[PDB]
Shown are 26 nucleotides from a PDB entry: RNA.
RNA sequence: UGAGCUUCGGCUC
RNA sequence: UGAGCUUCGGCUC
Numbered sequence: 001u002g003a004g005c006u007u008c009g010g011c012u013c
Numbered sequence: 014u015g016a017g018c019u020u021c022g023g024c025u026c
Base pairs, nucleotide, nucleotide: 002026003025004024005023006022009019010018011017012016013015
C1' cells in the first nucleotide's frame, strides 16, 4: 500500500 | 421496511 468482513453514528431518496 | 452514499473505530490475511 492492498484484500475480505464488521459495531454505533451522518447525509440523500 | 428498502435504496444510493459517508467519518472514526474492531477483526482476518

Released in 1998, the model rests on X-ray diffraction data to a resolution of 1.8 angstroms.